[PDB]
RNA sequence: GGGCUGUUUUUCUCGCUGACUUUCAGCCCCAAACAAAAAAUGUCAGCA
Numbered sequence: 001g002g003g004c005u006g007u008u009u010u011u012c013u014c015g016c017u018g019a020c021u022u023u024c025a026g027c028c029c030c031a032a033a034c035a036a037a038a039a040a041u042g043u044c045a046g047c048a
Stems, first nucleotide, its partner, number of pairs: 001029006015047006021040003
Other pairs, nucleotide, nucleotide, family: 005035cHS006036cWS007037cWH008038cWH009039cWH010040cWH011042cWH012044cWS012045cHS024037tWS026033tHS045046cHS
């Protein structure tokens, strides 16, 4: 000062499950990598 990696859960309709912007984690400065959940004041939609 701003970026690279990224992917699962929370309410989910205020009910199951998917997603939303994102929180968040960790590294990079001609080196920037693959990998993994959890949640938000909350929320939107298909079904019975």
The RNA (Telomerase RNA P2b-P3 pseudoknot) has 48 modelled nucleotides. The entry is an ensemble of 20 models. It was solved by solution-state NMR. It comes from the structure "Solution structure of the wild-type P2B-P3 pseudoknot of human telomerase RNA".